[PDB]
Molecule: sgRNA
Organism: Scytonema hofmannii
RNA sequence: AGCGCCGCAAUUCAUGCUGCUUGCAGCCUCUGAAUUUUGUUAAAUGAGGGUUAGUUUGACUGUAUAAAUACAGUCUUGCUUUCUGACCCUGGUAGCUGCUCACCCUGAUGCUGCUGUCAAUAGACAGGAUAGGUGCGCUCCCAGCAAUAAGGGCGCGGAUGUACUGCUGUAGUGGCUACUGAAUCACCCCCGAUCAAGGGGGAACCCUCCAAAAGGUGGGUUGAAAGGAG
Numbered sequence: 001a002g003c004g005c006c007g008c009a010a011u012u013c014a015u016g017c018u019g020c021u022u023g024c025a026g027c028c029u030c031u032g033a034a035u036u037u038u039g040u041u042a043a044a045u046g047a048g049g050g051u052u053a054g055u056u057u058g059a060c061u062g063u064a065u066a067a068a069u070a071c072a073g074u075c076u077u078g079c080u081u082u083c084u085g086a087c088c089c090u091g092g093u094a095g096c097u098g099c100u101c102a103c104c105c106u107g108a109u110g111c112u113g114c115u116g117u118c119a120a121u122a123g124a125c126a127g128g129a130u131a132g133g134u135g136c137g138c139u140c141c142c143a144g145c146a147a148u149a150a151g152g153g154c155g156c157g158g159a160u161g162u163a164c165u166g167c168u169g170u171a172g173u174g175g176c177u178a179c180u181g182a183a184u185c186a187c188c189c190c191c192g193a194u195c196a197a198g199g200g201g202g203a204a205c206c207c208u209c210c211a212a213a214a215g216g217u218g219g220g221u222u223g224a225a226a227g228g229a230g
Base pairs, nucleotide, nucleotide: 002138003137004136005135006039009036010035011034012033013032014031016027017026018025048089049088050087051086058075059074060073061072062071063070064069079227080226081225082224083223084186091180092179093178094177095176096175097174098173099172100171101169103153104152105151110145111144112143114127132141133140156166157165158164187202190199191198203222204221205220206219207218209216210215
C1' cells in the first nucleotide's frame, strides 16, 4: 500500500425534537442512519494464559399509570455462561509420545515478534502486557527463518536392483498423564466450608436526626448483563 472496525468532522436525513392540522411543516440540543472525509499528544473499538458458592442483573404484595415504569413493603440460595473491573503467572520435573528434517530455489490462511541490561548466534536473572504495522485489528505487509503447504532442482557411503536409508540430533516444535506455585477476589480486609456457612472488623459516598455548627446516629450505594440441558 490493501481490507474490516472505531467515531472525530461535514453534509443529507430520521427511528430523534418542537404547540400543531397528527401528518405533514420546520430545526439538529438528546437519540441515532447513510455518504464522503479524516486519523488530531482526540473520541471510541481492540489489545496474552489463568483466577470468586463473586455484585447487580430476582420473586411476591399495596399504590400510581392509558403504560412500558417508579416508589413502598415481605422473602431471597449458592446452577451454567458474557463483558467490565480488580488480581495472579508468562510455569518447575518425571514420563509416554507425536510431527517433520542430504544441500538448494523462489515461498504457504507457514512460524516468531513486548521494554531494557548482560550476553554471541541460541538464550539465563529481572519487569510485564500498552506484545511488529503510532487510531485498532488482519489469512495483507514488513524483519528474520522456512525441515515442519505445496511444487520444482539436485547429490557422497548403499542397495542383487528398479525401491529405500545414512549426512537425523548429545535436534526444531507440538500434544497426554502425574506431582506441583500465585491469584480461590466484585468496596477493602480476617476467619471458615469448599457435599457446605456464614460471621466479624473497616473506608468512600450518602439521605436524615440529636444540635447551633461540628461531631455523634438509623437506613442505603459502593460495575453490569444473559440463559433450554442435551